[PDB]
Context: one part of a larger RNA, bound to proteins that are not shown
RNA sequence: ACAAGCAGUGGGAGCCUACUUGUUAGGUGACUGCGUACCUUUUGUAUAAUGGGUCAGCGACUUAUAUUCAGUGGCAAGCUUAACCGUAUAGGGUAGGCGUAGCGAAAGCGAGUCUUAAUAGGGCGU
RNA sequence: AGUCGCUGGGUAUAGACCCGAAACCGGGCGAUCUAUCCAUGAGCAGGUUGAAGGUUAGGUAACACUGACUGGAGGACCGAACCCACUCCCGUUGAAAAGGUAGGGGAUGACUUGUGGAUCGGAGUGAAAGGCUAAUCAAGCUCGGAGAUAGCUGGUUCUCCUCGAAAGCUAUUUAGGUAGCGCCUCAUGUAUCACUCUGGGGGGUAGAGCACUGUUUCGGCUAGGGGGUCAUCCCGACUUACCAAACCGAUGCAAACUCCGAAUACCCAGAAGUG
RNA sequence: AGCAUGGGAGACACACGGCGGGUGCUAACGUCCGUCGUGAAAAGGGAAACAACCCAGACCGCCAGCUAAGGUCCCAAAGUUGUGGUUAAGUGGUAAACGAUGUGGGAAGGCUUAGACAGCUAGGAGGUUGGCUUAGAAGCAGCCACCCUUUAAAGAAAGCGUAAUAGCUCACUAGUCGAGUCGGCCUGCGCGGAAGAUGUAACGGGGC
RNA sequence: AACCACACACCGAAGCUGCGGGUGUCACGUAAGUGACGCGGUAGAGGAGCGUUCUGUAAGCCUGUGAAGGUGAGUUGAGAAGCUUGCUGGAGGUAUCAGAAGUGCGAAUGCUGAC
Numbered sequence: 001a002c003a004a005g006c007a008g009u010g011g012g013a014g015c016c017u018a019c020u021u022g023u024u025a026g027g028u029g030a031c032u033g034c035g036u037a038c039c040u041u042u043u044g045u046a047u048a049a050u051g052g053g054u055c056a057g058c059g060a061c062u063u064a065u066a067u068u069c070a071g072u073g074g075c076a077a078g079c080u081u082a083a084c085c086g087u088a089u090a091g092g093g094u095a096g097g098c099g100u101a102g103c104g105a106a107a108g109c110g111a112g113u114c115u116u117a118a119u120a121g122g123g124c125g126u
Numbered sequence: 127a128g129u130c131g132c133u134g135g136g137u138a139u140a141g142a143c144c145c146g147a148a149a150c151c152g153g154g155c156g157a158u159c160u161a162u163c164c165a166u167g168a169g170c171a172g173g174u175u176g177a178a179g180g181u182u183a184g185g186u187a188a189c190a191c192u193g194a195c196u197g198g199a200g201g202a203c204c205g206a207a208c209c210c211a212c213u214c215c216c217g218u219u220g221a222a223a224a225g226g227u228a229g230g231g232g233a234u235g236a237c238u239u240g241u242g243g244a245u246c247g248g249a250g251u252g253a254a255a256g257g258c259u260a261a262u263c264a265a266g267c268u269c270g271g272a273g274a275u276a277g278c279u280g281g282u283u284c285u286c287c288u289c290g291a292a293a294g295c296u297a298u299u300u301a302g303g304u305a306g307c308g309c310c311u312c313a314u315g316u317a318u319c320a321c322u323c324u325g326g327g328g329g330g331u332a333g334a335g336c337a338c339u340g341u342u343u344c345g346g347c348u349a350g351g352g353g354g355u356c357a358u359c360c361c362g363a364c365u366u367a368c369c370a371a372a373c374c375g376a377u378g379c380a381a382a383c384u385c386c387g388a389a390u391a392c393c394c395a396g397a398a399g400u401g
Numbered sequence: 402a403g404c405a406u407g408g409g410a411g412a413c414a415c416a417c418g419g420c421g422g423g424u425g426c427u428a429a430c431g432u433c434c435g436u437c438g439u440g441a442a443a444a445g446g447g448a449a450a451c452a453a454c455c456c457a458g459a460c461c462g463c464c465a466g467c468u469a470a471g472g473u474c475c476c477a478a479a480g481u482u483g484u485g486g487u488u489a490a491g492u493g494g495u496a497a498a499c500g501a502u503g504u505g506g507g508a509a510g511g512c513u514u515a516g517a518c519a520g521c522u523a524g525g526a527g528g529u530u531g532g533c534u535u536a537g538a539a540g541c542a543g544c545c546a547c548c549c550u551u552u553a554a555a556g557a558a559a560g561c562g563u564a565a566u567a568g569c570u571c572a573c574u575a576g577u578c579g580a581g582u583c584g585g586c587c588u589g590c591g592c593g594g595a596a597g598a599u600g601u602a603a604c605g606g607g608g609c
Numbered sequence: 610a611a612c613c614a615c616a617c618a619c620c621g622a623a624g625c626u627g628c629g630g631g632u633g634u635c636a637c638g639u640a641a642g643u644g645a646c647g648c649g650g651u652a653g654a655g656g657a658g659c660g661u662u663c664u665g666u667a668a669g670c671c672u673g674u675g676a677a678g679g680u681g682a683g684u685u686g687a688g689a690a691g692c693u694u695g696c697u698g699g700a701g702g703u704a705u706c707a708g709a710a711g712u713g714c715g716a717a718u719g720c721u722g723a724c
Base pairs, nucleotide, nucleotide: 009033010032011031014028015027016026017025018024038051040049053724054723055722056721057720058719063140064139065138066137067136068135069134070133071132072131073130074129075128078098079097080096084092085091102109103108112124113123114122115121144280146278150271151270152269153268154267155266161245162244163243164242165241167239168238169237170235172204173203174202175200179196180195181194182193183192184191208232209231210230212229213228215226216225247263249259250258251257284658285657286656287655288654289653294307295306296305297304298303310409311408312407313406314405315404316403323396324395325394326393327392333386334384335383340379341378343376344375345374346373351369354364355363356362415440416439417438418437419436420435421434422433423432424431445456446455447454460630461629462628463627465626466625467624471620472619473618474607475606476605480617482616483615484614485613486612487611493609499593503590504589505588506587507586510583511582512581521576522575523574524573528548532544533543556571559570561568631648632647634645635644636643637642659713661710663708664707665706669703670702671701678697679696680695681694682693683692684691685690
C1' cells in the first nucleotide's frame, strides 16, 4: 500500500508524552477549501528565456587635493592665515585670499557709467 | 552682511562602484618538434629485364650495314626491412590530445636516416598550402607600459515612515548614447493665486449644397460645325442620316471643390461654495 | 496647492482598449498619428483557466453586519420563486449569399349557400393539316399565324404524350358535392446551406 | 435548469459600516496637555533607527562560585533586534554616551577547502 501536481496555508478527527492532569503545553496531521518557486532583463515570464549541486569562509560607491549648495557653530565692515619658527596639538607668522561699488573691449570716469551729435531714450548698477 | 571652520548632497582631475576583451608597443627566451642548408657517417633480403659498347664472321674502294659471342645502363620492373598515409570498419568519457586490424604506394635514389652545427618575430624558412618555427601561428612565448580602453553584458549585501514618475518635443557621425524644455522631489519666497459652476468671442470640421472649380445621366432648343449630302465643270441649297458646343429643364458626386454650417474644444471676464 | 528662485534626480524600446483618421485587402495581438482610460508601478471579486475588458483602489486585528459587477437544480455560497406568452431544434451552446405549405402575431385584399375551392363525374373547338418545311412540324421541327366562328365551351394551345400521329388532360362550360377558400405584405422564434487531421472536445462538466 | 416581458427576496470584494490598536499632517484645547483629518507603489527624492570591529570614558565595572564562544528553552518590542536561564566550554569580557569605519551577501557560468 484505490490515490494525481511549487509539497505550504485556513479549518480539523484521532493518537502519544507530559503537567493537577484536558483549552493546563509539546509532537505527529487522516480529511478538506484556496494555491502555476526566487533573481535578472523587459511593452509581457509559471514560462520550453538568463543564472544557481548544497554548506562554510572571504567578495563590490573608497581616498587625496581644489570648488559649489544646505545643516549647525565662531567672530563680525570685517573674517582668516600657508610655508616656517616654537620648552612642538599652545604661541608667533596677516605675505596672500574673499569681502565693503559699479559700468566699459579699452584708456578712463565713478553711485553712477556705457552707446551716441546725446544732455533724449535704453542696457547694466546702487 | 559678510567670512573662516565642522558634518552632509553634488562637480572637476587622478584606475574612481566591482569583474570581463580582441588588439597595440618596449627588453629578452626558443631551430632537442618542424621548414630548408652544411660537414662526417651507414642503410637497402631476394628475383627479373637486358641499352651503349666491345670482340669476332660476313660486308664495303672505304665508311655504311648484317650475324654471333660477350657485356651490364636505368629518377627501369616485381618484392621484404625501411619511409609514407589511399579505402572500409572499430574507437570518440579512447589503450592513444590523431591509434589499431585488414587491404594500399615508393622501395639505387629529385632516396631514408644517426651525431654535430647555421638561419628568428612584421623576422625567418617554404617543389607555395598562408604551411611550419617546442600538443600554441593572416605574424610565437614571457616579463614590463598597465588596475590599457569598453555609449556593452553580469552582479551590487541590515529595518521602518511620507511623496511618487516617464517611454514626449528640438538637435546630434545621431537612432540601444547624450543635452536643454515637459513630467517627480525637498527648501525659500510671493500669491488660495489657480481649479471645477455662469457672460462676451473668433472658427470653416461633421453635416449639407451645386453659386465657383471639376466630374455625371436623360430630355429640349439649338450655335455649331454638318452626318445623308439633294448635289451645281467650279458655287444654290433639299435633306438633318453626323455628330456635337452653348443655352433652358429635371438628376447624382469630391481629402487637395464652397452661397452656407452646428455640437464640443479654446480664450478673457462674474460672482457662490468646496480643495 | 498657483507662480518664481535654488539643490537632487530618473525618463527620452512603450503595450493594449474605446472614439476620430492615414496605409493595408476599411486583413493581422500589422504600422504610423490625435485624444481619454487601464497595465507598466495595483492586489481583491467577476469572464471555466484570461497584465491592458467589467467592479473596486489593500495601515493592522476580529469565528461581526449591509452592498457593487456577476448570480441563485448538483459540483459551488444563495429562488426546483411568482406572473404572461414563445421555441422541439438540444436551437440555446459558432456563419454567407440563398432556399422552403416550420410556426406565433398584425393589418390586407381576392371569391363564396345565386353553390366557391377540392375532389368524382363528359366536351373540349367552325373552318382547318395552321403555312413554308418535314412520314409527321398538325395543339407540341425552325420561323410563326394568336384570327374569325359551329357551339353550355374551346387558347387552330398551357402541358404531357409516339421530340412528334393518338391519347390524357389543363382553359374554360353541364351534373356531383354543400361551407369556407386562395396568393401576397410586413413581423417574433426556429441553420437546410455546414467537410480535418492524438480523444467526446466551440454549455467548464453532470444534466435540462 | 433555454428565450421575451415582470415582480419581490437572497447571495456576493481587502468596497462601506461596527469595535480594537498604529501612525503622517494640520490645528486644537498651549503647534500632540488634546484635539482636530489621511496611509497601494517601481525608477527616484526626503525623514528616523538597529547591529558588528577598534578608540575615549577604562588602573573603572564584571569573572575560576566560572568569561568569550557552541547549544537549547522562555519572554519582550512596528522592525532591524534585545533580555533572563538549562547543559558544553575553560580565561577573558565592556553599562552608558560619544569618535573611527577593511561596517551587514543567496545570485556575479564569483574564488578556495568539505560533502
This is an experimental structure of RNA (23S ribosomal RNA, nucleotides 517 to 1248) from Pseudomonas aeruginosa, with 724 nucleotides shown. Among the 30 different proteins in the entry, which are not shown, are 50S ribosomal protein L13, 50S ribosomal protein L5 and 50S ribosomal protein L17. It comes from the structure "Pseudomonas aeruginosa 50s ribosome from a clinical isolate". The structure was determined by electron microscopy at 3.28 A resolution and released in 2019. The work is reported in "Structure ofPseudomonas aeruginosaribosomes from an aminoglycoside-resistant clinical isolate" (Halfon et al., Proc.Natl.Acad.Sci.USA, 2019). Rfam match: Bacterial large subunit ribosomal RNA. Rfam 15.1 lists 51,934 matches to the family in 10,816 species. The family is grouped with related families in Rfam's "LSU clan".